An RNA structure, in which 35 nucleotides are resolved. Crystals were grown from: 0.1 M Bicine pH8.5, 65%MPD. Huang et al. published it in Nat.Chem.Biol. in 2024: "Structural basis of a small monomeric Clivia fluorogenic RNA with a large Stokes shift". Method: X-ray crystallography, resolution 2.7 angstroms. The entry became public in 2024. The entry is indexed under Fluorescent RNA aptamer, RNA. The depositors describe the entry as "A new fluorescent RNA aptamer bound with N565".
């Protein structure tokens, strides 16, 4: 630096919020993988 990531992936998803819920919403400290 690129992608993962207009945010679920090759795998990963603190916390806050609406929802019974399934799902949405806001959020990248850092992490993964390739150079």
């Nucleotide at each position: 630096g690129a992608a993962g990531a207009u945010u679920g992936u090759a795998a990963a998803c603190a916390u806050g919020c609406c929802g019974a819920a399934a799902g949405g919403c806001a959020g990248a400290c850092a992490c993964u993988u390739c150079c």